[PDB]
Context: one part of a larger RNA
């Protein structure tokens, strides 16, 4: 010593800031097409059909457990031929050594695939109630018997598979007995459980002369073990979707009885009635999960081919069975759908091992070779087994690497194209001339992957033993799958070896011709209409190369979901406004806790891969040694300012109580005046009303005008004010009676009692809607009249809901300050309104303090416009809300309504705009 890390561009306009949104430049990949193509290493290669499937081969293995020989090949034993030494011809488990049979140990690894699984898994992390073959470790036992039974035969069913009866042997198969605890059962006494043998040699002792015996080695059994496995239990973490809000009855816990190796509703009978869910339960939709990976300045986002670690499944749906260990890819049973066989009784199979075939798909490879290595099964050892593995073909699949020549050269060799008709450009490059020969192309030395094992031998220990295995030296011949191996050594001709894409900007490279919005390109703005750096070609040019475009996907640009890291007055966003439960957040001040936080240790975060500090291969990629880091977790020890918890405070914030003040603040009733219309009269006479001008209407049946009288509704002039109140919609004569809320005066009083609020609950303009009232005046709809081209208007004349009331429902408006509540803080200036203190109140003063409130304007903001102590300035709580235009506040689906509709809320599909302010 181990994070050197962060780039922008186009396109909206006449321009211009600014919002947004589409594009583009990188990188990336298990990619595919189109056009091309000479060679090498070291990784990779059915993303779709968990789709249907031919053929070898993937698991055997032991003869030192037991019988036993199809055998193989000696050897025993005789025999025949005469080849008087062997030719052969018959017996014989006698010994190697081995078919088929028991019998053990394996077939649970190993190898594959990702369907299922949103947690029964997985990743961290910790934990108690468990077993664990083989490995290996201590201690104590292995005694003697017994009934079977494979194989084998002899009968005998079956097309076959595959039996069936009878007898006859062997065991490390199996079963009592004896043998028994450090075991298990148990309060103890006590009861009761095991075992199998083998082979290689040999002496003394020595025999039924088969070996007994005895040494050693290799198994057996029992507890206790270790280590490894495996099971199991608990917190955290590991997708979307509330247009899925409830679920649940072995559920939830108890007690006993059961059951497993273990603990538990694992299972039962009984008892309580829980248990789980807004920290998302349950349904639905989609996924194997990690280590990683790819991208990215980090944060984060996306994935999870190849490697490893873990789960799962194994034709499809259950089952168990053997076994240390499956509910068992290449076992078993059943069932089911398919495919074979088949004598029609039946029987037989599961490539999602390696390899290998067809189908679907844009798309994915050869029926190679060895156990030489290194794990791994059996083996006493050799030795066998071993499609893992180590290594071999085929495809531009990446990703590190080569060539397709070199030099030196004018008369500008050679040319096409352009032309300023002169001439440029194709152009040190290449002909022509000088030269290394890689690669393709002949021969040759041709290591290392070794360490082991085998046979001799020398010693040592064990032992009776200069035997036999060993043990550990030594020797001597021995193996490498690939392999034409790295690899280094020497040998000949320019030969055999260049595509593609792009040149209007963005983004590197322009002329000519041909076309005439035709043919045609186009990632995004956009080229083309008879003089196209853009279509087609040509010529040059350019940027890449055995690739090179195209398409497809992630992520980046994108701060365009903003945590890091944005916004909402007008660009898209502030709920119509309130209370207010969860929740989120909390003045102060002391003690005390030690959750959070901080520290420091331990302990664990596999290994690869990524860094870093080397090393190896030739250099790279690649392999690899030691760090580093895995920001986490739990534990135990500090620390105790901040946060939290718990005590006692304290009064500033919140709130209470006197006492006054203004108020179209609610709810209730009653009343007044002007007015309009109606009706009854009176006076009077030809108009009136209404327009822009008309008419319709209205009027001799006496209108209009004017006078009196009467009834009836509705609103409430002047006051009247960018005046007040009220949470907001809202609220306006006057009086009364009920009622809420603000503000100021000093005082007292309570002790954070706050603040914001998703769900929730209320209120909530006009319209609208029920029911029953009213109806003056207006006035949707209607009718006429006019205008007009038309006038299903606008005006004109009527006129009905409706408007008014009482009670109910809608529950939404440009419900606006298009500006959420709440709390601090930060330069003035002029006013309104409404307190309240002091002062020669000495007249509709002067000097202070509150509260609400209209208007300028500083500083700061702000894209401008503005906004400006009533912030849109500077902060802090918490809510609500946005995420290109359109499609849509639309449609389904809930919910709500009597309905009208309201709320909650998409998605295909379509453009590259739309939008803000300002010029």
């Nucleotide at each position: 010593a181990a994070u050197u890390g962060a780039a922008g561009a186009g396109u909206u306009u006449g321009a211009u800031c600014a919002u947004g949104g589409c594009u583009c430049a990188g990188a990336u990949u298990g990619a595919a097409c189109g056009c091309u193509g000479g060679c090498g290493g070291c990784a990779g290669g059915c993303c779709u059909a968990a789709c249907a499937c031919a053929u070898g081969c993937a698991a055997g293995u032991c003869g030192a457990a037991c019988g036993g020989u199809a055998a193989c090949a000696g050897g025993a034993a005789g025999a025949a031929g005469c080849u008087u030494g062997c030719u052969u011809c018959u017996u014989u488990g006698c010994u190697g050594a081995c078919g088929a049979g028991u019998g053990g140990c394996g077939g649970a690894c190993g190898g594959g695939u990702g369907a299922g699984u949103a947690a029964u898994g997985u990743c961290u992390g910790g934990g108690a109630a468990a077993c664990u073959g083989c490995c290996u470790g201590a201690u104590g036992g292995a005694g003697g018997g017994g009934g079977a039974u494979a194989a084998c035969u002899a009968c005998u069913g079956g097309a076959a598979a595959c039996g069936g009866u009878a007898g006859c042997u062997a065991a490390u198969a199996c079963c009592g007995c004896a043998u028994a605890a450090c075991g298990u059962c148990g309060c103890a006494a006590g009861a009761c459980c095991a075992a199998a043998g083998a082979g290689g040699g040999g002496g003394a002792c020595c025999u039924u002369c088969g070996g007994g015996c005895c040494u050693c080695u290799u198994g057996c059994c029992a507890u206790c073990g270790g280590a490894u496995g495996u099971g199991c239990c608990c917190a955290g973490a590991u997708g979307g979707g509330a247009u899925u809000a409830g679920c649940u009855a072995g559920u939830a816990g108890g007690u006993g009885g059961g059951g497993u190796a273990a603990c538990g509703g694992c299972u039962c009978a009984c008892c309580u009635a829980g248990g789980c869910g807004a920290c998302g339960a349950u349904c639905c939709c989609u996924a194997g999960c990690u280590g990683g990976u790819c991208u990215g300045a980090g944060a984060g986002g996306a994935u999870g081919a190849c490697c490893a670690g873990c789960c799962a499944c194994a034709c499809u749906g259950g089952a168990a069975c053997u076994g240390a260990g499956a509910c068992a890819c290449g076992g078993u049973c059943c069932a089911g759908a398919c495919u074979c066989c088949u004598a029609c009784g039946g029987g037989a199979g599961g490539c999602a091992g390696c390899a290998g075939u067809g189908g679907g798909g844009a798309a994915u490879a050869u029926u190679g070779c060895a156990c030489a290595a290194u794990g791994g099964g059996c083996g006493c050892a050799a030795g066998c087994c071993u499609g893992a593995u180590g290594c071999a073909g085929c495809c531009a699949u990446g990703c590190c690497g080569c060539g397709u020549g070199u030099a030196u050269g004018a008369a500008g060799a050679a040319g096409g194209c352009c032309u300023u008709c002169g001439g440029g450009u194709u152009g040190u490059a290449a002909a022509g001339u000088a030269c290394u020969u890689u690669c393709a192309g002949c021969g040759g030395g041709g290591a290392g992957g070794a360490a082991g094992g085998g046979a001799g031998u020398a010693a040592a220990g064990u032992u009776a033993a200069u035997a036999c295995c060993u043990u550990u030296g030594c020797u001597c011949a021995u193996u490498g799958a690939c392999g034409u191996u790295a690899c280094c050594c020497g040998c000949a001709g320019a030969a055999g070896a260049a595509g593609c894409a792009c040149c209007g900007g963005c983004u590197a490279a322009c002329u000519c011709c041909g076309u005439g919005c035709c043919a045609g390109c186009a990632g995004c703005c956009g080229c083309g209409g008879u003089a196209a750096u853009a279509c087609g070609g040509a010529g040059g040019g350019u940027g890449c190369a055995a690739g090179c475009g195209u398409u497809a996907a992630u992520c980046g640009g994108a701060a365009u979901u903003a945590c890091u890291g944005g916004g909402c007055g007008u660009a898209a966003a502030g709920c119509g406004c309130a209370c207010g439960c969860a929740g989120g957040c909390g003045g102060u001040u002391u003690g005390u806790u030690a959750a959070g936080u901080c520290a420091g240790a331990u302990g664990u975060g596999a290994a690869a891969u990524c860094c870093c500090c080397g090393g190896g291969c030739u250099c790279a990629a690649c392999c690899u040694g030691g760090g580093a880091a895995c920001u986490g977790c739990a534990u135990c020890u500090g620390a105790u300012a901040c946060u939290g918890g718990c005590a006692a405070g304290c009064u500033u914030g919140a709130g209470u109580c006197u006492c006054g003040u203004a108020g179209a603040g609610g709810g209730g009733g009653g009343u007044a005046g002007a007015a309009u219309u109606c009706c009854a009269g009176g006076u009077g006479u030809a108009g009136c009303g209404g327009u822009g001008a008309a008419a319709u209407g209205c009027g001799u049946a006496g209108a209009g005008a004017u006078c009196u009288g009467g009834a009836g509704g509705a609103a409430u002039a002047c006051c009247g004010g960018u005046g007040g109140c009220g949470a907001a919609g809202g609220c306006g004569g006057c009086c009364c009676c009920c009622u809420g809320g603000a503000c100021g005066a000093a005082g007292a009083c309570u002790g954070a009692c706050g603040c914001u609020c998703a769900g929730g609950u209320g209120c909530g303009a006009a319209a609208g809607c029920g029911u029953g009232g009213g109806g003056a005046g207006c006035a949707a709809a209607c009718a006429g009249g006019a205008u007009u081209a038309g006038a299903u208007a606008c005006c004109c004349u009527g006129g009905u809901a409706g408007u008014c009331c009482a009670c109910g429902c809608c529950g939404u408006a440009a419900a606006c300050g298009a500006u959420g509540u709440c709390g601090a803080c930060u330069u003035g200036g002029a006013g309104g309104u409404u307190g309240u203190g002091c002062c020669c109140u000495u007249g509709a003063g002067g000097c202070g303090u509150g509260g609400c409130u209209u208007c300028c304007g500083g500083a700061g903001c702000u894209a401008a416009c503005g906004c400006g102590u009533u912030a849109a300035g500077u902060c802090g709580a918490c809510c609500g809300c946005c995420u290109g235009g359109g499609g849509a506040g639309u449609a389904c689906g809930g919910c709500c309504g009597c309905a009208a509709g309201g709320u909650u809320a998409a998605a295909a599909c379509u453009c590259a705009a739309a939008u803000g302010a300002a010029u």